The PDB entry is titled "Exploiting Activation and Inactivation Mechanisms in Type I-C CRISPR-Cas3 for Genome Editing Applications". The RNA (crRNA (43-MER)) from Neisseria lactamica, together with DNA, has 116 modelled nucleotides. Primary citation: Hu et al., Mol.Cell (2024), "Exploiting activation and inactivation mechanisms in type I-C CRISPR-Cas3 for genome-editing applications". The entry is indexed under CRISPR, type I-C, Cascade, Anti-CRISPR, DNA BINDING PROTEIN. The reconstruction used 307,088 particles. Released in 2024, the model rests on cryo-electron microscopy data to a resolution of 3 A.
Context: bound to proteins that are not shown
RNA sequence: GUUGAAACAGGGUCAGCUUGCCGUAGGUGGCAUCGCCCUCGUC
DNA sequence: AGGAGGGCGAGGGCGATGCCACCTACGGCAAGCTGACCCTGAAGTTCATCTGC
DNA sequence: ATGAACTTCAAAAAAAAAAA
Numbered sequence: 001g002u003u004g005a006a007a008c009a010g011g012g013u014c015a016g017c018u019u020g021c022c023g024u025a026g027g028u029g030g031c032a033u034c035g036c037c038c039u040c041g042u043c
Numbered sequence: 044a045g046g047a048g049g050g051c052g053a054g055g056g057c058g059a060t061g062c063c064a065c066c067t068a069c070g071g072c073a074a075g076c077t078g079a080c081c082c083t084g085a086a087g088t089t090c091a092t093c094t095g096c
Numbered sequence: 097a098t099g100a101a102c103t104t105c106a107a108a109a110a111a112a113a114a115a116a
Stems, first nucleotide, its partner, number of pairs: 010082004016076004021071005027065005033059005039053005084105007
Other pairs, nucleotide, nucleotide, family: 008010cWS014016tWS015077cWH020022tHS026028cWS032034tHS038040tWS091098cWW
């Protein structure tokens, strides 16, 4: 103190409304625990 | 009475504890709408207003 | 007279893969 100043993204608006995951499907079928082993030896 | 009350060593060995397939099928995963209102402009003149006359 | 109010202006603008 003569020289870019001042200046809004505001104000506001349900993403709602609603929609079976369902119908349904054997775990089955089946498989020796087996083969066998002095309780002994004796006081 | 004083007795002695088991000492010993074994107590599994062997293999097997799964094989087979299946573990999904089907289809749908959206429909419908909206996605913005409103304004705010340059440029110029008018028109209402002010200062000065 | 200056500055808001207003009046004209002008008439939109549009796309987007292959792969030799």